[PDB]
RNA sequence: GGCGAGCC
RNA sequence: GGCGAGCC
Numbered sequence: 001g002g003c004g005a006g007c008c
Numbered sequence: 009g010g011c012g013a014g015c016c
Base pairs, nucleotide, nucleotide: 001016002015003014006011007010008009
C1' cells in the first nucleotide's frame, strides 16, 4: 500500500 | 462516508 469482519 | 479488528 491492498483487501477488509465490525461498529457508527 | 467514518473508525477499524483481521489480513495479504
Record summary:
Solved structure of RNA, 16 nucleotides shown. Released in 2004, the model rests on X-ray diffraction data to a resolution of 2.86 angstroms. Keywords: RNA double helix, RNA tandem G-A base pair, RNA. The 2004 paper behind the entry is "Structures of two RNA octamers containing tandem G.A base pairs".